The RNA (LSUb_rRNA_chain_2, nucleotides 3 to 605; LSUa_rRNA_chain_1, nucleotides 1533 to 1780) from Leishmania major strain Friedlin has 589 modelled nucleotides. Among the 72 different proteins in the entry, which are not shown, are Putative 40S ribosomal protein S11, 40S ribosomal protein S30 and Putative 40S ribosomal protein S18. Method: cryo-electron microscopy, resolution 2.89 A. The entry became public in 2023. The sample was in a buffer at pH 7.6. The PDB entry is titled "CRYO-EM STRUCTURE OF LEISHMANIA MAJOR 80S RIBOSOME : WILD TYPE". It holds a match to the Rfam family "Eukaryotic large subunit ribosomal RNA". A reference for the family is Cannone et al. (2002), "The comparative RNA web (CRW) site: an online database of comparative sequence and structure information for ribosomal, intron, and other RNAs", BMC Bioinformatics.
Context: one part of a larger RNA, bound to proteins that are not shown
């Protein structure tokens, strides 16, 4: 002096809960506001909608119960179709996927899902579309 | 070996017989012209989102660092400048296409 | 052409008080409208 | 047509009853049974016009106006159902003036 | 203090039954079986019926809050109705690190001691484009005798 | 064995608990409440680093 092996020794501060339709800010346990992680099944293009196992909840004052008249995120209506109205305001109306088919203009990209026409469930078949082993 | 077993994941197209009361959710109405703004943007927290603001384009002025512009009470201070004219800084006008006429007397602004 | 400080001369015992110089800038003359503007009447 | 004064020099190309025209619901065609509305036409323009930008343009727009089809409780002209209040009851309870 | 026991307590879909537990009852002057004379509301456990539906009334953290956390009691007043219950009162308990976070010990958009300068006045200025200041800002390796 | 003094222009310090940096994982019948932090000789165990020491081999 390199290495493993063995002794012995390893200090400070923070740690309980919440993080939210009760715990933070809005005079309040207020339908407002507030950044990061995990994130199942079936339907389906789907973190879109609707509906379920785990995990959580039945807490937001109840009871009886045919008035008028409101609200509403709820609905239907003979014939007739904007005659209502300052004005189609609100409502109604289209609608997804496939094939077929689309004018005038145009800065040649578009316009365009233009416009329009047709199909589509449910059961039994058939066709086609691939790997590894010799 | 252009042959033989053995699996595996679903989509598409075609037929035949059979049914409708047109019957979850979730999902653009079209056309045909006039005005104004080229487009995507932003932007009166609590009555106006618009035709305003921006924007790409177009044009002027200053200006070679002893410098334009410009900040501070002030100094050896301080920005544009970690720059150098295809740059920095001060205005108007608003994509493309197509033009942008005359006029310097008056205020300006700029040389003698 | 006109002016302020300053400078300078020359009266006066002095304080003065005259007079001359004296730079931009004005004035005179050019340029400029995608400067601000304006484009009439007989 | 000048000429000429104003004060410089007289509105070029274009555009238009226009988000800009008083008179004014200008005229003229279309649009409808009927149109102060809307389109295209004309221009003596009260007071349109050229980066104070003119004139024109496809795509875009929770811009502004008019017309068709389609659909409808928006209307003729209103009738009928629901939920949640008002309506009564237990508890509990302000304001405003 | 009238109005006034009035307006009003109607967003988030919902509860229902039996046993226990509680003064919270099956609470009478008699007749009189019992109804027509103690209503109305509450904890827990089980069994039913919904809801939330992984962008959740799940499980964890940061800013903020600071004992609201736990058991055992309690129900004056506060939970705008109620309560045997309560984030409420009351006594009593609870946060363990060699290695998780931060410091020790990085630099960043930035800041401003000390120097030096200016202000009647330091309570202003410069202080990273490699970088203080008219500006002498370095203090111990190796060493031998 | 301390003391002495060569050679190194550019004082001194803050700013990130989401960036650069970081040596530990599991199972407990362990609580009323805390846990990669608790648990005892069969540590339920089983590893990684840090400073200073002591053997060993090599040098």
């Nucleotide at each position: 002096c390199c290495a493993a092996c063995u002794g012995c020794a390893g200090a400070c501060c923070g740690u309980a809960c919440u993080c939210a339709u009760c715990a933070c800010c809005g005079c309040a346990u207020c339908a407002g506001g507030u950044c990061c992680c995990c994130a199942a099944g079936c339907a389906u293009a789907g973190a879109a909608u609707g509906c379920u196992c785990u995990g959580g909840u039945a807490c937001a004052u109840a009871g009886a119960g045919a008035a008028a008249g409101g609200u509403a995120c709820a609905c239907u209506c003979a014939g007739g179709g904007a005659a209502g109205u300052c004005g189609g305001c609100a409502a109604a109306a289209u609608a997804g996927a496939u094939g077929c088919g689309u004018a005038a203009g145009u800065u040649c990209g578009c316009a365009a899902g233009a416009a329009g026409c047709a199909u589509u469930g449910g059961c039994u078949c058939u066709g086609a579309g691939g790997g590894c082993a010799a | 070996a252009a042959u033989u077993g053995c699996c595996a994941a679903c989509u598409c197209a075609g037929a035949a017989c059979u049914g409708c009361u047109u019957a979850c959710g979730g999902c653009g109405g079209g056309g045909a012209a006039u005005c104004c703004a080229a487009c995507u943007g932003u932007a009166u927290a609590a009555u106006u989102a618009a035709a305003a603001c921006a924007u790409a384009g177009g044009u002027u002025u200053g200006u070679g660092a002893u410098g334009c512009a410009u900040c501070c009470a002030a100094g050896u201070g301080g920005u544009g400048u970690a720059u150098a004219u295809c740059g920095c800084a001060a205005a108007c006008u608003g994509a493309u296409u197509u033009c942008u006429g005359c006029c310097c007397a008056g205020u300006g602004c700029u040389c003698u | 052409g006109u002016c302020a400080a300053c400078g300078u001369g020359a009266c006066g015992a002095g304080a003065u008080u005259c007079a001359c110089c004296g730079a931009c800038g004005c004035g005179c003359g050019g340029g400029u409208a995608a400067a601000c503007g304006g484009c009439g009447g007989g | 047509c000048u000429c000429u004064c104003u004060u410089a020099a007289g509105g070029u190309a274009g555009c238009c009853a226009a988000a800009u025209g008083c008179c004014u619901c200008g005229u003229c065609u279309u649009c409808c049974a009927a149109u102060u509305a809307g389109a295209g036409a004309c221009g003596c323009g009260c007071a349109u016009g050229a980066a104070u930008g003119g004139a024109u343009u496809a795509a875009u727009g929770a811009g502004a106006u008019u017309c068709c089809c389609u659909c409808u409780g928006u209307c003729c002209c209103g009738a009928g159902u629901u939920a949640c209040u008002a309506u009564c009851u237990a508890g509990c309870g302000a304001a405003a003036c | 203090u009238g109005g006034c026991g009035u307006a009003g307590c109607a967003a988030a879909g919902a509860u229902c039954u039996a046993a226990c537990g509680g003064a919270g009852a099956u609470a009478u002057a008699c007749u009189c079986a019992a109804c027509a004379u103690g209503c109305a509301a509450c904890g827990u456990u089980g069994g039913a019926u919904a809801c939330u539906g992984g962008a959740g009334c799940g499980g964890g953290g940061a800013a903020g809050g600071a004992u609201u956390u736990c058991g055992u009691g309690c129900c004056a007043a506060c939970g705008g109705c109620a309560c045997u219950c309560g984030u409420a009162c009351a006594c009593g308990a609870g946060u363990u690190g060699u290695u998780c976070g931060g410091a020790a010990a990085c630099u960043g958009a930035g800041c401003a001691c000390a120097a030096c300068g200016u202000u009647a006045u330091a309570u202003c200025g410069u202080u990273u484009u490699g970088u203080u200041a008219g500006g002498a800002a370095a203090g111990u390796g190796a060493a031998g005798g | 064995a301390a003391c002495u003094g060569a050679a190194a222009a550019g004082g001194g310090g803050c700013a990130a608990c989401a960036g650069a940096g970081a040596a530990c994982c599991u199972g407990g019948g362990a609580u009323u409440a805390u846990a990669u932090u608790c648990c005892a000789a069969a540590a339920a165990g089983a590893a990684a680093u840090u400073g200073c020491a002591u053997g060993u081999g090599g040098g």